[PDB]
Context: one part of a larger RNA, bound to proteins that are not shown
RNA sequence: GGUUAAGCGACUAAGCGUACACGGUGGAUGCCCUGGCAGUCAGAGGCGAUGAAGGACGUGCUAAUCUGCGAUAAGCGUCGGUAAGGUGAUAUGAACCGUUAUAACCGGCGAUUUCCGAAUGGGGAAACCCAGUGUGUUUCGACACACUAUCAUUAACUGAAUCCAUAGGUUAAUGAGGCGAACCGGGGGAACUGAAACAUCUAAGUACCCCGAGGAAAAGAAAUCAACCGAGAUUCCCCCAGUAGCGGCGAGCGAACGGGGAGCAGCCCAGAGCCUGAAUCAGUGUGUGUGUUAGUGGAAGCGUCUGGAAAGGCGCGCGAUACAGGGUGACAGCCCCGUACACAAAAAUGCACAUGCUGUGAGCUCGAUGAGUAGGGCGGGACACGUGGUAUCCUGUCUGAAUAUGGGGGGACCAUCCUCCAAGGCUAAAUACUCCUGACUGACCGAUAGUGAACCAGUACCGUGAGGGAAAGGCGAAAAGAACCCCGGCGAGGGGAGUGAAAAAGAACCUGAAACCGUGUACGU
Repeated sequence: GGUUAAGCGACUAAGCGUACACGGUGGAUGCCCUGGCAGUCAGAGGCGAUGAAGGACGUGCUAAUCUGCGAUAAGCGUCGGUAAGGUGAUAUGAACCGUUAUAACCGGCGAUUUCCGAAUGGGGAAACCCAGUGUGUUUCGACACACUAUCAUUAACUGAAUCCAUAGGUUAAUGAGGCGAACCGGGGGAACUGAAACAUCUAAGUACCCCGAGGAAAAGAAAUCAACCGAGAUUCCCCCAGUAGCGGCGAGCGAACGGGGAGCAGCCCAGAGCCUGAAUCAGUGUGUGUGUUAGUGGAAGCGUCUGGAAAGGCGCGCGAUACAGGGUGACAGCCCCGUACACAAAAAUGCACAUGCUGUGAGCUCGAUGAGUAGGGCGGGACACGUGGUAUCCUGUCUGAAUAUGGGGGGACCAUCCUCCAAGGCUAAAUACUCCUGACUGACCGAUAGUGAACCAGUACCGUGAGGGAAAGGCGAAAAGAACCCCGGCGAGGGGAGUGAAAAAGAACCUGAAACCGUGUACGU
RNA backbone atom coordinates (compact mmCIF):
# COMPACT_ATOMS: atom_id res chain seq x y z
C1' G A 1 0.00 0.00 0.00
C1' G A 2 -4.44 -2.56 -0.74
C1' U A 3 -8.79 -5.55 0.49
C1' U A 4 -12.14 -7.25 4.08
C1' A A 5 -14.27 -6.83 8.86
C1' A A 6 -15.87 -4.52 13.32
C1' G A 7 -16.84 0.02 15.92
C1' C A 8 -17.99 5.07 15.83
C1' G A 9 -19.69 9.03 12.63
C1' A A 10 -20.53 14.76 10.59
C1' C A 11 -22.78 17.34 5.95
C1' U A 12 -30.35 16.72 4.74
C1' A A 13 -35.02 20.88 6.38
C1' A A 14 -40.62 19.37 3.29
C1' G A 15 -41.52 22.41 6.91
C1' C A 16 -41.31 24.44 12.07
C1' G A 17 -39.07 27.38 16.44
C1' U A 18 -36.22 31.44 18.94
C1' A A 19 -33.31 35.91 18.21
C1' C A 20 -32.10 40.01 15.24
C1' A A 21 -32.68 43.25 10.75
C1' C A 22 -36.02 45.35 7.33
C1' G A 23 -40.99 45.83 5.89
C1' G A 24 -46.66 45.32 5.50
C1' U A 25 -51.27 45.90 7.98
C1' G A 26 -53.50 48.92 11.62
C1' G A 27 -54.44 53.70 13.80
C1' A A 28 -52.72 53.78 19.59
C1' U A 29 -49.66 57.67 21.61
C1' G A 30 -47.86 62.72 21.82
C1' C A 31 -48.62 67.49 19.99
C1' C A 32 -53.05 70.55 17.99
C1' C A 33 -58.18 73.59 18.02
C1' U A 34 -63.01 78.08 13.97
C1' G A 35 -66.17 72.32 18.68
C1' G A 36 -68.04 71.47 23.37
C1' C A 37 -68.77 71.99 29.17
C1' A A 38 -69.49 75.18 33.59
C1' G A 39 -69.96 80.04 35.11
C1' U A 40 -69.63 85.68 36.08
C1' C A 41 -71.04 90.51 34.62
C1' A A 42 -74.56 92.96 31.50
C1' G A 43 -78.57 92.93 27.75
C1' A A 44 -83.28 91.21 26.06
C1' G A 45 -87.35 88.75 28.18
C1' G A 46 -91.10 87.33 23.51
C1' C A 47 -92.85 86.26 17.89
C1' G A 48 -98.09 86.13 15.16
C1' A A 49 -104.25 88.10 10.92
C1' U A 50 -99.43 94.37 8.87
C1' G A 51 -100.04 86.29 8.33
C1' A A 52 -95.49 83.68 13.10
C1' A A 53 -92.54 79.21 14.34
C1' G A 54 -91.42 75.72 10.89
C1' G A 55 -91.34 74.29 5.83
C1' A A 56 -92.08 73.56 -0.01
C1' C A 57 -90.51 75.46 -4.48
C1' G A 58 -87.68 78.79 -6.83
C1' U A 59 -83.45 82.39 -7.33
C1' G A 60 -76.45 83.02 -10.24
C1' C A 61 -72.63 83.27 -16.41
C1' U A 62 -74.22 77.81 -12.46
C1' A A 63 -74.89 70.92 -13.00
C1' A A 64 -75.22 70.14 -7.52
C1' U A 65 -75.30 71.26 -2.31
C1' C A 66 -74.41 75.05 1.60
C1' U A 67 -75.29 80.42 2.68
C1' G A 68 -78.38 84.61 1.35
C1' C A 69 -82.67 86.19 -0.95
C1' G A 70 -88.26 85.95 -2.97
C1' A A 71 -90.85 86.53 -9.75
C1' U A 72 -87.64 93.76 -7.87
C1' A A 73 -85.38 86.68 -5.94
C1' A A 74 -76.38 86.22 -3.39
C1' G A 75 -80.70 91.09 -4.24
C1' C A 76 -83.74 97.35 -5.14
C1' G A 77 -84.08 102.86 -2.78
C1' U A 78 -82.28 106.29 0.71
C1' C A 79 -79.42 108.23 4.71
C1' G A 80 -74.73 107.56 7.27
C1' G A 81 -69.84 104.88 7.80
C1' U A 82 -65.88 103.28 5.02
C1' A A 83 -62.95 102.36 0.72
C1' A A 84 -58.63 100.58 -3.22
C1' G A 85 -60.20 97.05 -4.32
C1' G A 86 -64.61 93.88 -5.75
C1' U A 87 -68.97 90.27 -8.26
C1' G A 88 -70.81 84.70 -0.52
C1' A A 89 -68.71 78.93 -0.11
C1' U A 90 -67.25 74.46 -2.57
C1' A A 91 -64.46 76.74 -7.01
C1' U A 92 -61.02 77.32 -10.64
C1' G A 93 -62.78 79.84 -15.00
C1' A A 94 -65.97 83.47 -17.97
C1' A A 95 -68.02 88.11 -18.65
C1' C A 96 -67.38 92.40 -15.90
C1' C A 97 -67.49 96.63 -11.93
C1' G A 98 -64.25 100.24 -9.44
C1' U A 99 -59.50 103.30 -7.70
C1' U A 100 -61.51 110.14 -4.61
C1' A A 101 -66.26 108.73 -4.82
C1' U A 102 -73.74 105.76 -6.59
C1' A A 103 -67.35 99.43 -7.02
C1' A A 104 -67.64 96.32 -3.07
C1' C A 105 -68.22 96.08 2.31
C1' C A 106 -70.65 97.86 7.43
C1' G A 107 -75.03 100.30 10.11
C1' G A 108 -80.19 103.07 10.48
C1' C A 109 -84.73 103.63 7.87
C1' G A 110 -87.64 101.93 3.71
C1' A A 111 -89.34 98.80 -0.74
C1' U A 112 -90.19 93.90 -2.64
C1' U A 113 -91.46 89.56 0.12
C1' U A 114 -94.24 83.01 -4.46
C1' C A 115 -96.68 78.65 -2.10
C1' C A 116 -97.84 75.58 2.52
C1' G A 117 -98.45 76.33 7.58
C1' A A 118 -103.17 79.31 13.17
C1' A A 119 -104.14 79.48 7.53
C1' U A 120 -109.05 82.69 7.71
C1' G A 121 -113.46 82.33 0.37
C1' G A 122 -115.18 76.44 0.18
C1' G A 123 -112.51 71.83 0.10
C1' G A 124 -108.06 68.82 0.90
C1' A A 125 -103.98 62.83 0.86
C1' A A 126 -99.47 70.25 3.77
C1' A A 127 -96.83 73.05 -0.21
C1' C A 128 -102.78 71.28 -4.17
C1' C A 129 -108.20 71.29 -6.33
C1' C A 130 -112.55 74.49 -6.94
C1' A A 131 -115.33 79.24 -6.39
C1' G A 132 -118.63 83.84 -5.29
C1' U A 133 -119.10 89.21 -5.32
C1' G A 134 -117.44 94.08 -6.78
C1' U A 135 -114.38 97.50 -9.41
C1' G A 136 -112.18 98.34 -13.83
C1' U A 137 -109.73 96.55 -18.97
C1' U A 138 -110.65 93.94 -23.71
C1' U A 139 -108.37 93.01 -29.83
C1' C A 140 -114.67 89.31 -27.31
C1' G A 141 -110.52 84.80 -26.75
C1' A A 142 -110.24 86.84 -22.15
C1' C A 143 -107.20 89.87 -18.28
C1' A A 144 -105.91 92.58 -13.60
C1' C A 145 -106.95 94.09 -8.72
C1' A A 146 -109.80 94.02 -4.20
C1' C A 147 -112.93 91.63 -0.84
C1' U A 148 -115.51 86.89 0.98
C1' A A 149 -113.43 82.14 7.78
C1' U A 150 -115.04 81.40 12.95
C1' C A 151 -116.10 83.11 17.66
C1' A A 152 -116.74 87.32 21.48
C1' U A 153 -118.42 92.30 22.42
C1' U A 154 -120.98 96.61 20.76
C1' A A 155 -124.29 99.11 17.29
C1' A A 156 -127.76 99.53 13.33
C1' C A 157 -131.48 97.44 10.36
C1' U A 158 -134.73 93.47 10.24
C1' G A 159 -137.74 89.80 12.49
C1' A A 160 -141.42 83.75 14.58
C1' A A 161 -144.75 80.58 17.17
C1' U A 162 -147.54 85.36 19.62
C1' C A 163 -150.89 91.05 20.34
C1' C A 164 -146.90 93.84 22.49
C1' A A 165 -142.19 91.49 22.69
C1' U A 166 -138.33 87.96 22.80
C1' A A 167 -135.75 84.13 20.06
C1' G A 168 -133.96 84.27 15.17
C1' G A 169 -131.56 86.81 10.58
C1' U A 170 -128.20 90.46 7.87
C1' U A 171 -124.49 94.14 8.06
C1' A A 172 -120.52 97.16 10.38
C1' A A 173 -116.55 98.31 14.01
C1' U A 174 -113.07 96.32 17.50
C1' G A 175 -110.63 92.08 19.62
C1' A A 176 -109.13 86.82 19.86
C1' G A 177 -106.98 82.08 18.01
C1' G A 178 -101.16 79.89 16.49
C1' C A 179 -95.72 79.19 18.19
C1' G A 180 -91.87 79.28 22.14
C1' A A 181 -86.35 76.09 26.86
C1' A A 182 -87.22 77.55 31.88
C1' C A 183 -89.36 80.15 35.74
C1' C A 184 -95.11 81.29 37.80
C1' G A 185 -100.65 80.56 39.36
C1' G A 186 -104.55 77.16 38.99
C1' G A 187 -107.67 72.10 37.63
C1' G A 188 -106.59 66.81 37.99
C1' G A 189 -102.89 63.20 39.80
C1' A A 190 -99.64 57.64 39.80
C1' A A 191 -96.61 53.59 40.78
C1' C A 192 -92.13 51.43 41.37
C1' U A 193 -89.86 52.17 46.09
C1' G A 194 -89.10 52.30 51.79
C1' A A 195 -91.41 50.00 55.85
C1' A A 196 -85.97 44.50 55.43
C1' A A 197 -93.42 40.79 53.84
C1' C A 198 -97.80 44.27 53.69
C1' A A 199 -102.91 46.92 53.85
C1' U A 200 -102.46 52.38 57.69
C1' C A 201 -98.08 55.18 56.51
C1' U A 202 -94.02 56.29 52.59
C1' A A 203 -92.55 57.52 47.80
C1' A A 204 -95.50 62.71 47.03
C1' G A 205 -99.01 66.64 45.82
C1' U A 206 -93.32 64.06 43.06
C1' A A 207 -93.74 62.23 37.60
C1' C A 208 -97.28 63.11 34.11
C1' C A 209 -101.87 65.31 31.67
C1' C A 210 -104.79 69.98 31.38
C1' C A 211 -106.02 75.57 31.63
C1' G A 212 -104.04 80.54 32.07
C1' A A 213 -100.45 84.82 32.70
C1' G A 214 -96.14 87.89 33.04
C1' G A 215 -91.33 89.85 32.45
C1' A A 216 -91.46 88.01 36.29
C1' A A 217 -95.67 85.43 38.72
C1' A A 218 -97.87 84.72 43.28
C1' A A 219 -98.52 87.26 48.00
C1' G A 220 -99.63 91.67 50.43
C1' A A 221 -101.45 96.45 54.33
C1' A A 222 -103.94 92.09 60.42
C1' A A 223 -111.21 89.68 62.05
C1' U A 224 -101.91 88.75 62.57
C1' C A 225 -98.86 87.55 66.47
C1' A A 226 -97.72 88.16 71.55
C1' A A 227 -98.44 87.71 76.76
C1' C A 228 -100.42 91.94 80.63
C1' C A 229 -94.46 93.84 78.17
C1' G A 230 -94.93 94.78 73.29
C1' A A 231 -94.66 94.14 67.85
C1' G A 232 -96.88 96.14 63.44
C1' A A 233 -98.55 94.35 55.22
C1' U A 234 -96.29 90.70 51.66
C1' U A 235 -91.76 88.32 49.81
C1' C A 236 -86.56 86.25 50.21
C1' C A 237 -81.83 84.69 53.24
C1' C A 238 -79.37 82.97 58.15
C1' C A 239 -80.79 81.01 63.00
C1' C A 240 -84.32 78.85 66.30
C1' A A 241 -83.87 72.91 65.45
C1' G A 242 -83.65 67.63 63.45
C1' U A 243 -85.83 71.07 68.78
C1' A A 244 -91.75 71.04 70.09
C1' G A 245 -94.67 67.65 68.23
C1' C A 246 -96.89 63.97 64.55
C1' G A 247 -96.20 58.64 63.86
C1' G A 248 -98.83 50.40 62.34
C1' C A 249 -95.35 56.22 68.48
C1' G A 250 -92.87 51.69 63.11
C1' A A 251 -90.30 53.16 58.68
C1' G A 252 -90.42 57.96 58.51
C1' C A 253 -92.56 63.18 58.70
C1' G A 254 -91.24 67.77 61.13
C1' A A 255 -93.00 73.26 62.82
C1' A A 256 -93.79 77.85 65.44
C1' C A 257 -92.73 81.71 68.98
C1' G A 258 -88.65 84.60 69.15
C1' G A 259 -83.78 86.68 67.05
C1' G A 260 -80.14 88.51 62.88
C1' G A 261 -80.40 90.33 57.68
C1' A A 262 -82.16 91.91 52.12
C1' G A 263 -85.93 95.18 50.78
C1' C A 264 -89.47 98.62 52.34
C1' A A 265 -95.18 101.89 50.75
C1' G A 266 -99.10 102.40 51.11
C1' C A 267 -104.05 103.08 49.13
C1' C A 268 -109.37 102.77 46.98
C1' C A 269 -114.99 101.35 46.49
C1' A A 270 -119.36 99.98 49.38
C1' G A 271 -121.54 108.29 49.55
C1' A A 272 -123.45 112.92 49.98
C1' G A 273 -122.27 118.24 51.00
C1' C A 274 -118.61 122.10 50.86
C1' C A 275 -114.36 123.41 48.43
C1' U A 276 -113.16 122.82 43.85
C1' G A 277 -110.07 120.79 39.29
C1' A A 278 -105.49 121.29 43.62
C1' A A 279 -101.63 115.43 44.60
C1' U A 280 -101.21 111.13 42.00
C1' C A 281 -100.61 107.98 38.09
C1' A A 282 -101.66 106.53 32.51
C1' G A 283 -101.25 108.14 27.42
C1' U A 284 -99.32 111.58 23.46
C1' G A 285 -95.73 115.45 21.68
C1' U A 286 -91.48 118.45 22.70
C1' G A 287 -86.45 119.39 24.39
C1' U A 288 -81.71 118.01 27.71
C1' G A 289 -78.52 114.33 29.07
C1' U A 290 -77.18 109.17 28.90
C1' G A 291 -76.65 104.47 26.51
C1' U A 292 -77.65 100.78 22.02
C1' U A 293 -77.42 100.00 16.70
C1' A A 294 -71.72 101.48 11.88
C1' G A 295 -66.99 103.63 13.06
C1' U A 296 -61.62 107.23 13.91
C1' G A 297 -56.59 107.96 15.77
C1' G A 298 -53.69 104.79 18.68
C1' A A 299 -46.22 104.38 21.05
C1' A A 300 -41.53 102.12 20.30
C1' G A 301 -35.66 97.67 16.75
C1' C A 302 -31.60 97.27 14.54
C1' G A 303 -26.81 94.37 13.90
C1' U A 304 -24.84 89.50 14.11
C1' C A 305 -24.95 83.47 14.96
C1' U A 306 -27.68 78.90 14.06
C1' G A 307 -31.29 77.69 10.71
C1' G A 308 -35.47 75.90 5.11
C1' A A 309 -37.56 80.09 7.64
C1' A A 310 -35.99 83.79 13.59
C1' A A 311 -40.01 86.08 16.78
C1' G A 312 -34.64 81.98 19.45
C1' G A 313 -28.81 82.87 21.13
C1' C A 314 -25.41 87.07 21.56
C1' G A 315 -24.76 92.81 21.50
C1' C A 316 -26.44 97.49 21.77
C1' G A 317 -31.23 100.63 21.77
C1' C A 318 -36.32 102.35 22.41
C1' G A 319 -42.25 102.67 24.12
C1' A A 320 -45.35 101.76 28.11
C1' U A 321 -52.18 105.04 31.57
C1' A A 322 -50.42 100.15 25.80
C1' C A 323 -46.20 93.44 28.60
C1' A A 324 -54.88 91.76 27.66
C1' G A 325 -55.10 88.61 23.43
C1' G A 326 -54.33 86.79 18.32
C1' G A 327 -51.23 86.27 13.81
C1' U A 328 -46.79 86.08 10.98
C1' G A 329 -41.88 80.06 7.61
C1' A A 330 -39.42 78.04 15.57
C1' C A 331 -40.68 81.52 21.31
C1' A A 332 -42.10 89.17 18.87
C1' G A 333 -43.83 95.12 24.13
C1' C A 334 -41.25 97.92 19.32
C1' C A 335 -43.52 93.26 11.63
C1' C A 336 -49.27 92.95 11.47
C1' C A 337 -54.21 93.18 13.90
C1' G A 338 -55.11 94.87 18.36
C1' U A 339 -54.53 96.76 23.69
C1' A A 340 -54.34 101.55 27.41
C1' C A 341 -56.12 106.08 26.25
C1' A A 342 -58.78 109.77 23.48
C1' C A 343 -62.76 110.66 19.97
C1' A A 344 -67.38 109.88 16.56
C1' A A 345 -73.94 109.49 14.43
C1' A A 346 -77.49 111.37 9.00
C1' A A 347 -81.29 107.79 11.09
C1' A A 348 -83.94 104.59 14.54
C1' U A 349 -84.48 103.25 19.47
C1' G A 350 -84.00 102.23 25.41
C1' C A 351 -83.66 104.90 30.07
C1' A A 352 -83.61 109.15 33.33
C1' C A 353 -85.12 114.33 33.88
C1' A A 354 -87.49 118.86 32.21
C1' U A 355 -91.64 120.88 29.78
C1' G A 356 -96.49 120.93 26.92
C1' C A 357 -101.64 118.59 25.76
C1' U A 358 -105.58 114.59 27.28
C1' G A 359 -107.89 111.41 30.97
C1' U A 360 -107.85 110.88 36.35
C1' G A 361 -109.26 113.09 40.45
C1' A A 362 -106.73 116.37 45.58
C1' G A 363 -108.51 118.51 50.69
C1' C A 364 -112.34 119.28 54.79
C1' U A 365 -117.13 117.89 57.13
C1' C A 366 -120.88 114.44 58.11
C1' G A 367 -121.99 109.66 57.42
C1' A A 368 -121.69 104.34 56.07
C1' U A 369 -118.57 99.75 57.42
C1' G A 370 -119.17 93.53 52.47
C1' A A 371 -125.42 87.58 54.81
C1' G A 372 -127.19 82.42 52.33
C1' U A 373 -122.05 85.15 55.15
C1' A A 374 -119.76 83.74 60.41
C1' G A 375 -121.21 79.64 63.24
C1' G A 376 -123.43 74.43 63.26
C1' G A 377 -124.66 68.84 61.66
C1' C A 378 -122.84 65.01 57.99
C1' G A 379 -118.67 63.46 54.29
C1' G A 380 -113.80 64.72 52.70
C1' G A 381 -109.43 67.75 52.24
C1' A A 382 -105.45 71.28 54.21
C1' C A 383 -102.60 72.60 58.42
C1' A A 384 -95.33 69.45 60.78
C1' C A 385 -100.30 67.70 63.49
C1' G A 386 -102.56 60.15 60.63
C1' U A 387 -109.41 62.22 64.96
C1' G A 388 -106.69 62.14 68.55
C1' G A 389 -108.51 65.62 74.47
C1' U A 390 -107.71 68.69 68.62
C1' A A 391 -107.96 74.62 68.26
C1' U A 392 -107.48 76.90 63.24
C1' C A 393 -108.39 76.87 57.55
C1' C A 394 -111.30 75.03 52.76
C1' U A 395 -116.20 73.22 51.33
C1' G A 396 -119.64 68.56 48.38
C1' U A 397 -124.43 68.13 51.29
C1' C A 398 -128.31 69.99 54.93
C1' U A 399 -128.80 74.54 57.76
C1' G A 400 -127.97 79.36 59.68
C1' A A 401 -126.69 84.45 63.39
C1' A A 402 -125.23 89.07 65.67
C1' U A 403 -124.38 93.08 62.87
C1' A A 404 -120.09 98.02 66.81
C1' U A 405 -124.96 98.43 72.83
C1' G A 406 -121.72 93.91 67.79
C1' G A 407 -118.34 90.26 66.23
C1' G A 408 -113.26 87.07 65.27
C1' G A 409 -108.84 85.02 67.81
C1' G A 410 -105.59 83.78 71.90
C1' G A 411 -104.62 74.96 70.16
C1' A A 412 -110.57 70.77 73.56
C1' C A 413 -113.86 73.99 76.81
C1' C A 414 -115.52 78.03 80.41
C1' A A 415 -114.60 82.74 82.95
C1' U A 416 -111.50 86.99 82.94
C1' C A 417 -108.18 89.97 80.31
C1' C A 418 -105.69 91.22 75.93
C1' U A 419 -105.78 91.82 70.83
C1' C A 420 -107.86 92.33 66.10
C1' C A 421 -112.37 93.81 62.67
C1' A A 422 -114.17 88.43 57.96
C1' A A 423 -117.89 87.74 54.45
C1' G A 424 -115.13 94.08 48.45
C1' G A 425 -110.52 95.39 45.86
C1' C A 426 -105.51 97.56 44.07
C1' U A 427 -100.22 97.86 45.08
C1' A A 428 -93.26 98.85 43.54
C1' A A 429 -88.72 96.48 45.91
C1' A A 430 -85.96 92.66 47.99
C1' U A 431 -87.40 86.57 45.01
C1' A A 432 -87.54 82.56 40.42
C1' C A 433 -85.78 81.39 35.54
C1' U A 434 -82.64 81.72 30.41
C1' C A 435 -84.99 79.69 24.14
C1' C A 436 -81.82 84.27 22.85
C1' U A 437 -77.48 88.62 22.52
C1' G A 438 -72.36 90.74 24.06
C1' A A 439 -67.98 90.54 26.94
C1' C A 440 -64.91 87.90 30.09
C1' U A 441 -63.32 83.54 33.01
C1' G A 442 -61.98 78.27 34.41
C1' A A 443 -56.14 73.38 39.08
C1' C A 444 -63.18 71.92 32.78
C1' C A 445 -62.72 68.15 27.83
C1' G A 446 -59.18 67.66 23.83
C1' A A 447 -61.65 63.33 18.61
C1' U A 448 -63.70 55.90 22.21
C1' A A 449 -63.02 62.59 25.66
C1' G A 450 -66.15 67.11 25.31
C1' U A 451 -72.77 68.16 23.01
C1' G A 452 -75.83 62.67 19.88
C1' A A 453 -73.33 66.11 16.40
C1' A A 454 -65.32 69.79 16.13
C1' C A 455 -66.83 67.17 9.66
C1' C A 456 -73.29 69.48 5.17
C1' A A 457 -76.03 65.38 12.31
C1' G A 458 -81.03 65.02 14.43
C1' U A 459 -77.95 63.63 8.75
C1' A A 460 -77.03 58.31 6.82
C1' C A 461 -79.55 54.30 8.38
C1' C A 462 -83.74 51.52 11.20
C1' G A 463 -89.11 51.58 12.08
C1' U A 464 -96.32 51.42 9.50
C1' G A 465 -95.77 54.99 13.22
C1' A A 466 -94.81 57.40 17.78
C1' G A 467 -89.81 56.88 17.88
C1' G A 468 -84.63 55.32 17.63
C1' G A 469 -80.10 56.97 15.80
C1' A A 470 -74.34 56.45 14.16
C1' A A 471 -69.41 56.48 12.12
C1' A A 472 -66.45 60.18 10.21
C1' G A 473 -60.91 65.91 12.62
C1' G A 474 -54.72 66.95 11.20
C1' C A 475 -50.01 67.11 3.55
C1' G A 476 -47.04 71.47 3.70
C1' A A 477 -44.68 77.68 5.98
C1' A A 478 -46.43 78.13 1.10
C1' A A 479 -49.86 73.82 -3.52
C1' A A 480 -44.50 74.97 -4.78
C1' G A 481 -50.53 69.11 -5.24
C1' A A 482 -45.36 66.04 -8.86
C1' A A 483 -43.84 69.46 -16.35
C1' C A 484 -41.34 65.51 -18.90
C1' C A 485 -39.56 60.17 -19.65
C1' C A 486 -40.27 54.73 -18.92
C1' C A 487 -43.28 49.56 -17.99
C1' G A 488 -48.61 48.83 -18.31
C1' G A 489 -54.97 47.94 -21.32
C1' C A 490 -54.45 55.85 -24.35
C1' G A 491 -55.55 51.03 -17.15
C1' A A 492 -54.74 50.17 -11.80
C1' G A 493 -50.06 50.34 -9.90
C1' G A 494 -45.10 51.52 -10.09
C1' G A 495 -39.82 53.43 -11.40
C1' G A 496 -37.15 57.88 -12.66
C1' A A 497 -37.21 63.31 -13.04
C1' G A 498 -38.71 67.79 -10.66
C1' U A 499 -40.84 70.82 -5.93
C1' G A 500 -39.85 71.15 -0.95
C1' A A 501 -36.19 71.62 5.10
C1' A A 502 -38.41 66.87 4.66
C1' A A 503 -42.08 62.99 -0.31
C1' A A 504 -40.95 55.76 4.42
C1' A A 505 -44.77 64.95 4.36
C1' G A 506 -47.67 62.37 -2.44
C1' A A 507 -53.13 63.62 -1.13
C1' A A 508 -55.08 55.48 1.28
C1' C A 509 -50.80 62.26 3.25
C1' C A 510 -48.08 64.84 11.15
C1' U A 511 -46.38 61.32 14.72
C1' G A 512 -47.15 56.31 13.22
C1' A A 513 -47.74 51.83 19.16
C1' A A 514 -49.75 46.70 19.64
C1' A A 515 -52.26 42.43 17.96
C1' C A 516 -51.72 40.11 13.10
C1' C A 517 -48.83 38.83 8.29
C1' G A 518 -44.11 38.54 5.49
C1' U A 519 -38.59 38.60 3.28
C1' G A 520 -33.43 37.93 4.97
C1' U A 521 -29.58 36.05 8.35
C1' A A 522 -27.54 32.98 12.88
C1' C A 523 -28.42 28.75 15.77
C1' G A 524 -31.81 24.53 16.88
C1' U A 525 -35.23 20.73 14.94
Molecule: 23S rRNA, nucleotides 1 to 525
Organism: Escherichia coli B